Method: electron microscopy, resolution 3.25 angstrom. The entry became public in 2023. Shown are 75 nucleotides from a PDB entry: RNA (tRNA) from Giardia lamblia ATCC 50803. The sample was in a buffer at pH 7.5.
């Protein structure tokens, strides 16, 4: 070659037909005599991109991209 997983905040990583999610960054607000912690807020997403696929898809599904693991039969 041809297999398999992902791609989602800034940084991870979840979700998986009907939101985006926690934590960190990241400021604010508490808290006390400060200070450390904590606590609580606010914010953050072409869900990697196209088509289908449905009332409606990040999700399910084909192309494709990109990673990142497996790969060659002695004579």
């Nucleotide at each position: 070659a041809g297999c398999a997983g992902a791609g989602u905040g800034g940084c991870g990583c979840a979700g998986c037909g009907g939101a985006a999610g926690c934590g960190u960054g990241c400021u604010g607000g508490g808290c006390c005599c400060u200070c450390a912690a904590c606590c609580c807020a606010g914010a953050g997403g072409u869900c990697g991109a196209u088509g289908g696929a449905u009332c409606g898809a990040a999700a399910c599904c084909a192309u494709c991209c990109u990673c990142u693991g497996c790969u060659a039969c002695c004579a």

It holds a match to the Rfam family "tRNA". Rfam describes the family as follows. Transfer RNA (tRNA) molecules are approximately 80 nucleotides in length. Their secondary structure includes four short double-helical elements and three loops (D, anti-codon, and T loops). Further hydrogen bonds mediate the characteristic L-shaped molecular structure. tRNAs have two regions of fundamental functional importance: the anti-codon, which is responsible for specific mRNA codon recognition, and the 3' end, to which the tRNAs corresponding amino acid is attached (by aminoacyl-tRNA synthetases). tRNAs cope with the degeneracy of the genetic code in two manners: having more than one tRNA (with a specific anti-codon) for a particular amino acid; and 'wobble' base-pairing, i.e. permitting non-standard base-pairing at the 3rd anti-codon position. Clan: tRNA clan. Rfam 15.1 lists 5,335,975 matches to the family in 14,413 species. It is annotated as a transfer RNA. Among the 71 different proteins in the entry, which are not shown, are Ubiquitin/Ribosomal protein L40e, Ribosomal protein S25 and Ribosomal protein S5. The entry is indexed under Ribosome, Translation, Giardia, Eukaryote, Eukaryotic, Macromolecule, tRNA.